[PDB]
Context: one part of a larger RNA, bound to proteins that are not shown
Molecule: 28S rRNA, nucleotides 426 to 1507
Organism: Caenorhabditis elegans
RNA sequence: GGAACCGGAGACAGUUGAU
RNA sequence: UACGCCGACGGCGUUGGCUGCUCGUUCUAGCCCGACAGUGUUGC
RNA sequence: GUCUUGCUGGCGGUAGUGGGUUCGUGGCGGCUAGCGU
RNA sequence: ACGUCGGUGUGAAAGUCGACGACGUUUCCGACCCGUCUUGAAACACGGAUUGCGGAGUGCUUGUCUACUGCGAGUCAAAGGGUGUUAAAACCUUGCGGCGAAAUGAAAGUAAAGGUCAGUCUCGAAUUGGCCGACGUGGGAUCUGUGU
RNA sequence: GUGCAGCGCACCACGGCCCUGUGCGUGUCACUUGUGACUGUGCAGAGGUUGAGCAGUUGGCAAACGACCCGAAAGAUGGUGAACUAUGCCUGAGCAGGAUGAAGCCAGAGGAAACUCUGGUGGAAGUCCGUAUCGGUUCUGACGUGCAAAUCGAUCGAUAGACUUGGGUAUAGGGGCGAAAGACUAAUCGAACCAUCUAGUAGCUGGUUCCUUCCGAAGUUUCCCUCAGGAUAGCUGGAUCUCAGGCAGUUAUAUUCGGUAAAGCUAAUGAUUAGAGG
RNA sequence: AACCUAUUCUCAAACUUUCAAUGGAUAUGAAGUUGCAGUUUCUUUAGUGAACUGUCAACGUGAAUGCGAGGUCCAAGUGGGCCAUUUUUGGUAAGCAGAACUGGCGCUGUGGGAUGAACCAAACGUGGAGUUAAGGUGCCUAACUUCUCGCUCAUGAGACCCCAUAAAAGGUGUUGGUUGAUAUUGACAGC
RNA sequence: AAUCAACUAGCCCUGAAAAUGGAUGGCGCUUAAGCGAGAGACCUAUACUCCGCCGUUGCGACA
RNA sequence: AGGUCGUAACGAGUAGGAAGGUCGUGGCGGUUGCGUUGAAGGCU
RNA sequence: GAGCGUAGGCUCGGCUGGAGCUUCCGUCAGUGCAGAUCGUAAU
Numbered sequence: 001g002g003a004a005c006c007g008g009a010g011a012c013a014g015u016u017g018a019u
Numbered sequence: 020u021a022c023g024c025c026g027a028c029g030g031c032g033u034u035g036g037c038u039g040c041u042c043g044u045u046c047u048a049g050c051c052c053g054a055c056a057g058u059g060u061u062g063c
Numbered sequence: 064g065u066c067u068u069g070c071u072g073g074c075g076g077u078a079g080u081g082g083g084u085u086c087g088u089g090g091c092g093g094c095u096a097g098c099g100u
Numbered sequence: 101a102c103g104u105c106g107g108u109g110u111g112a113a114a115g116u117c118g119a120c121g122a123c124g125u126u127u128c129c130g131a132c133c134c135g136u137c138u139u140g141a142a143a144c145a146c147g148g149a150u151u152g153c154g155g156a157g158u159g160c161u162u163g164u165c166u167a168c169u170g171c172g173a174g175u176c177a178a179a180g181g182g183u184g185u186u187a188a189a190a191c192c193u194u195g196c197g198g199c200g201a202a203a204u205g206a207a208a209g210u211a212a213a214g215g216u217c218a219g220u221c222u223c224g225a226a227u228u229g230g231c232c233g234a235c236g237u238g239g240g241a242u243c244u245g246u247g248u
Numbered sequence: 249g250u251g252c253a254g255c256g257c258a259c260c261a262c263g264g265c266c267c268u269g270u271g272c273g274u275g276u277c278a279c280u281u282g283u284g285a286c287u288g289u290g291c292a293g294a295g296g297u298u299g300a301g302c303a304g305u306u307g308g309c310a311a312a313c314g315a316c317c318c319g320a321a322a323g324a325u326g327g328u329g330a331a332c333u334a335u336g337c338c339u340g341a342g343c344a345g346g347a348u349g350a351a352g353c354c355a356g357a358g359g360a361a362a363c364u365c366u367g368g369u370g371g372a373a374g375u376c377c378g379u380a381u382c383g384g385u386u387c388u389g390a391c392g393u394g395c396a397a398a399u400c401g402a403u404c405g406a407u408a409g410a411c412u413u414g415g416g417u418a419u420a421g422g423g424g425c426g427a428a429a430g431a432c433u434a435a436u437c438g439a440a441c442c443a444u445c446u447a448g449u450a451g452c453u454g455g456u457u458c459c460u461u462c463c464g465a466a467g468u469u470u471c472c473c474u475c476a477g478g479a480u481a482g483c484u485g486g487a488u489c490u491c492a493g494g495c496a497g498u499u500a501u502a503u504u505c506g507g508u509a510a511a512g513c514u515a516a517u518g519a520u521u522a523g524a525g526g
Numbered sequence: 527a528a529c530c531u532a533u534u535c536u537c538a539a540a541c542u543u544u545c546a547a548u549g550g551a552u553a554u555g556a557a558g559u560u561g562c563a564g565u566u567u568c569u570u571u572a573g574u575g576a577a578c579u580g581u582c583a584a585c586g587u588g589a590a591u592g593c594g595a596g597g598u599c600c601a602a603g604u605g606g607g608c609c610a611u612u613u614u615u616g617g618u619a620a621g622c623a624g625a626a627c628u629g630g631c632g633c634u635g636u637g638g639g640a641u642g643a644a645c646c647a648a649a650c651g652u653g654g655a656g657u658u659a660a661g662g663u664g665c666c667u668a669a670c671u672u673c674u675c676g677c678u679c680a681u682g683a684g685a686c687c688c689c690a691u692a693a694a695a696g697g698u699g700u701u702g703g704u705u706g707a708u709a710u711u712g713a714c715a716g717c
Numbered sequence: 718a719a720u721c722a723a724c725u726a727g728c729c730c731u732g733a734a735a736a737u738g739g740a741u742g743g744c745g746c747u748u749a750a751g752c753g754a755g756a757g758a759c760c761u762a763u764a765c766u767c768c769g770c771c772g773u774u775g776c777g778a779c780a
Numbered sequence: 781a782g783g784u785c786g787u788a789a790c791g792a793g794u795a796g797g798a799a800g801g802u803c804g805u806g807g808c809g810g811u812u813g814c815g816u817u818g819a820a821g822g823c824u
Numbered sequence: 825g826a827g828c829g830u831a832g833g834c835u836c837g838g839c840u841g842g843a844g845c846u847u848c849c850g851u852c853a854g855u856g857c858a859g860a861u862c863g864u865a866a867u
Stems, first nucleotide, its partner, number of pairs: 006130007014120005019021001022109008030100012042087002046083002049080002051076003055072004062066001063064001133148004149867006159313001161311005167305005174199003180193003203210002214232007235263005243254006264297003267293006275286005316455002319452001323445006334419009343409001345377003352369007381406003386402002389400002421437001423433002458801006468481001470479003482604002484601008494593003498590002500554006511542002517538003522533001524531003558585004562580005568575001607631004612626002615623002636647003651770007661760003664744003670757001672756006684746001695731003699728010771791009803856001805853006813845002821840008
Other pairs, nucleotide, nucleotide, family: 013121tHS030101tWS044085cWW045084cWW048081tHS054073cWW060068cWW061067cWW107117cSS137141tWH138140tHS139643cWS155857tWS155860tHS156455tSS156857tWH157456cWS158315tWS160312cWW166306cWW172300tSS173200tWS173299tHS177194tWS178194tWH183190cWW184189tHS185187cWS195196cWS198302tWS202211tWS205207tHS205208tHS212295tWS213233tSS221224cWS225273tWS240257tHS240258tHS241256tHS274287cWW313315tHS318453cWW320449tWH321448tWW322446cWW329421tWH329434tHS330333tWS330419tWH330424tWS330433cWS334425cSS344378tHS348373cWW349371tSS349372tHS350371tHS351370tHS359361tHS359362tHS380407tWS384385cHS384403cWS385403cWW391396cWS395399cWS421440tHS425431cWW426429tWS459831cSS460830tWS464795tHS465794tWH466604tSS467632tHS469480cWW483602tWW485797tSS493594tSS506548cWW507508cHS507545tWS508546tWH509545tWS510544cWW512515cHS513538tWH515542cWS516541cWS520535cWS521534cWW523532cWW555588cHS569574cWW570572tHS586587cWS602796cSS608644tWS611627cWH614624cWS617619tHS617620tHS630644cSS631643cSS634649cWH635763tSS639688tWS641690tWH645687cWS647659cSS658762tWH660761tWS662669tSS663669cSS668760cSS671750cWH678749tWW680747tWW683749tWH685745cWW693733tHH694732tHS709718tWS712718tHS713719tWS739740cHS741744cHH745750tWS749751cHS780781tWS793794cHS801832tSS804855cWS811847cWW812846cWW815843tWS816843tWH818842tWS818843tHS819842tHS819844tSS820841tHS858859cHS
């Protein structure tokens, strides 16, 4: 690298909470 | 200190998974002994 | 060489020794998992 | 049945810790385009380029069943009338009308009380009198009495 | 927990009576003597045997109507069109140059006559070639989301008449007009156009818009001018109500039914090979 | 030669003496069994029967297993089906047409068959742990180049229900078996 | 020192020819990773057992 | 109490039928409140 | 954007906007769109 989108499960970035 | 949000190691409850010993139970020997029958047979 | 030593087969014994197979409303352990607290 | 302990959090803030991580990226598994007719659709079956807005079991008359409400052998009352000025409302008002209370027949018409006991008898497809009065039997929730 | 007895609601089952119609079938009585009453039994009823209805408000289902939404080819009433095109009429206009050479006429020559021959003149024709013009044969050319909802190029038909044309007039829809193609009748013609009946009907095609929970089919029977459709039973959902042991897509026991597999044709029927003994 | 007798070969959806397996139906107690004591216009020569009636008297649940049972009303969708084991008609056959029983798909996902409406397993709230069904364990691909015995060499071998083609006939390829002979009075081949 | 003959049935071979390049699914596999008989273990469902949560059904407690 | 709770089993679904909806929209009779110190509408 | 509910949807936050909107109880309906070669407007 002759589709792209999508469900499940992590990671990253990120977001947010901590008498 | 307590408490919240998370982790680790133990205990307990439940459902387990894997793996060993030890008693016996059933049916049965072999080893061991005796006679007979055979022979993939050593020694002479 | 109807020799001997081996070995085998059932048959008869089993004293002693003694393994296979079968499982038990058996006994005693070892390692470890998920969930809950 | 709970213990032994660590991280963090008690002004900010920074850091640390916790949780998500949703239409961002990357990995492993799965993954054919919807609607429709059809035995069978991803179909070489039809509609669908995209977006906004609009877009299709309704009204009424008449039945029937069902649920709820009021009254109940009754119920509802019509047109109408009387009243009412927050007057198209509300309130009052029906010898009579609708449905129901009785069916059956084409119609003339007729039109829903017997049970039991005891009698007379011309013993029959007769008659009389009392008591009871909506019939008899079986099963019947419940109720009543009594055992266990 | 259980038993027995009694009174029994609703309801169910089995009967009994009563009203009406009708078939059969008798009489007993009353008095106006022809009517009336009562009287047994079978069948039949949308009947009776202490009422249950009426009114109001939903929801499901069914019918009439636009009828869940959109959709015909059609039919009818009344009107508008001959400015395109078809045909008739009135009144106007237009069509180069050539070819060919009919009748009529003139002069010569021949002939007995009939008449014949030659050379001219003349200018006829729904004649010919060809311009304007009118058409539209072939290229099955160009173009074919074109210049153009019919055009463009070349090549072609006709071109003094049944010719081509302007204007004014006449014919109007089941009518007109047609040298006839169902052609033309305003880009519409095997029945123009406009409005309305009309949201015409469709057993046919398409669509039919929020979420969860529970239950959950059929393509089979019968009838239908019925076979793409309906009604009908079946399958399914909901509302529930009456009760608290009789049932079962299973077995056991007992008793039964069947004529398929197998078997038989040296048993009936139907085939069909071969011999053996008389 | 026919004909008779006893035989014999082969057959029947519209032949049959005989006759299964599967299959169908009925019954298996209280709504029953025994008696007693009444009714009838039916029946009989006749209480002779039949049936019924009674607040009659006694007896008490009479195979297994499972389980609550019954009634009424209102109404939808459907009324094109298709597939498979077995049976089966038409057809030469057909992924053809028509039937019987049952189970499926339609309406249905899930593991396996590389793929598939119907095949094998098994049916479904949403998650976790454990164990499996069918199927599999060299890599795709989670699970052994695991263990034992054989067979096979194919100049493209073979490799797993439905299933995705193969036959008659052959091989002196190889591996096992059956039968009949010869052979140590030495069996086949070589002079 | 075994031989001969006829058979039989396992695997293999011949019988066995089609058109785009192509299919035990592919790669590959030859005491197999093929064929047949078997053994241990192992893998894997929305199936089975147990554990939690949601809801339905039945039953039940509570003024 | 038109509710809460406990308990055992159960949970496929087309056409279709029911139930619940403090799911959503627009009115009316009432009730409860918010708003130029910012309603509806729009983006997130 | 932070959440809540199995879901239909809902609450709050930030920005825009400039005048209406709303809880609950009854009742009513011109009450929910992805399709209909759907209508219309725009791209």